[PDB]
Keywords: rapid conformation exchange, alternating sheared AA pair, sequence specific A-minor motif, Kink-turn motif, thermodynamics, RNA secondary structure prediction, RNA. The RNA has 20 modelled nucleotides.
RNA sequence: GGUGAAGGCU
RNA sequence: GCCGAAGCCA
Numbered sequence: 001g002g003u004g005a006a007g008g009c010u
Numbered sequence: 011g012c013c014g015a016a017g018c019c020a
Base pairs, nucleotide, nucleotide: 001019002018003017007013008012009011
C1' cells in the first nucleotide's frame, strides 16, 4: 500500500 | 446504519 475482525454508538 | 483496529495479504 490493501483489507479488516473485536468493540462502541445507532 | 455510522465509527472503529487485533489479525491477514502486500